[PDB]
RNA sequence: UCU
RNA sequence: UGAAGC
RNA sequence: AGCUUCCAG
Repeated sequence: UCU
Repeated sequence: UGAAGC
Repeated sequence: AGCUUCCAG
C1' cells in the first nucleotide's frame, strides 16, 4: 500500500 | 478478500 | 448511498  | 454500519 | 470502523494475507 492494495484485494 | 473476510466481517460491520449511514 | 461512498466512505467510514475492526482484521487477515
Source information:
Method: X-ray crystallography, resolution 3.3 angstrom. The entry became public in 2017. An RNA with a sequence from Human herpesvirus 8: 18 nucleotides with solved positions. The 2017 paper behind the entry is "KSHV SOX mediated host shutoff: the molecular mechanism underlying mRNA transcript processing". Entry title: KSHV SOX RNA complex. Crystals were grown from: 0.1 M magnesium acetate, 0.1 M MES, pH 6.5, 10% w/v PEG 10,000. The entry is indexed under KSHV, EXONUCLEASE, ENDONUCLEASE, COMPLEX, hydrolase.